[PDB]
Context: bound to proteins that are not shown
DNA sequence: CCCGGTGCCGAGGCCGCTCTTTTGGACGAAGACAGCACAAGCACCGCAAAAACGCACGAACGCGCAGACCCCCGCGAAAAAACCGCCAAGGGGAAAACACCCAAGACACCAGGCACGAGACAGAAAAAAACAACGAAAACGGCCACCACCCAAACACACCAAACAC
DNA sequence: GTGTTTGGTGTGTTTGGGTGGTGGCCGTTTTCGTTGTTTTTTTCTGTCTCGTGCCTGGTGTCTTGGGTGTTTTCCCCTTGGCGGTTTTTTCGCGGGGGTCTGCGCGTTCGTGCGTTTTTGCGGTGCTTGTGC
DNA sequence: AAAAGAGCGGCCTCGGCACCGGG
């Protein structure tokens, strides 16, 4: 003296994986 | 009215059908939906026709002179205007009336009202071109003056011929 | 009627000034190209203006009925008329002034012209919010 | 979409009384 950066849905389907 | 009994309402059990609720654990990727349009006011772009600053040209303002005329005073003639009075006939009121214009009426058309076709012109639009305007030149008509006759304004005679009177 | 006789047009001579004519000049029409546009001239779109057509009924109207208002008729009594006199000023010619218009020259500033530009407003965005 | 049980519902029964016979 220029000084560094912080936050993530939700609901539905589906097609899987290991057991049974 | 004391011994018995029969329907009856009644009771309670018991069988048959509807609802209701739940069905392993965990994990992983992809993929696809989530109301949402339409009818509106507030502020903004920018287009119509009214606007901005020169500029240069002449207009109109000014003053300064000219001088015609319009205002005013004069005095008399000349004429109407003004004053008066008489009296007639028109306005004007009254009277009659009668028939024109209204009012009431019903019956009928075509205006009126829309409505559709249709296309003539009519608005607009390119086009095209000679006509009007300029400037110049240019030349006579048209003005201004000043000349003179003579129509008719005038002044005086007269017939004519309507007017009111009898 | 019939009559005199006022009123109104026909006439004549005589005057003069405004109508006519005719000379100098100056200004305005004039004859000509260019130059620029206002036109005219084709040609194309499109309203609206003609042309029809149908039904209703507001409207037009044919006609009785009459009364009231036009029109005519009398009668009055008064207010214009038509005249004669006086009164005064219109109006005339003339004079005498000044006013106030009109012309010339200076200008200077106020409008036309440009080429360049605005506020008022018509069209619209996009920020809005309710309704199916 | 199975299965399951559990309630309610109607309905069945019945005994049992209370009205009514008879004697």
């Nucleotide at each position: 003296g220029c000084u560094u950066g912080u936050g993530c849905u939700g609901u539905c389907u589906u097609c899987g994986u290991c057991c049974a």

An RNA structure, together with DNA, in which 341 nucleotides are resolved.
Primary citation: Ehara et al., Science (2022), "Structural basis of nucleosome disassembly and reassembly by RNAPII elongation complex with FACT".
It comes from the structure "RNA polymerase II elongation complex transcribing a nucleosome (EC115)".
Released in 2022, the model rests on electron microscopy data to a resolution of 3.4 angstroms.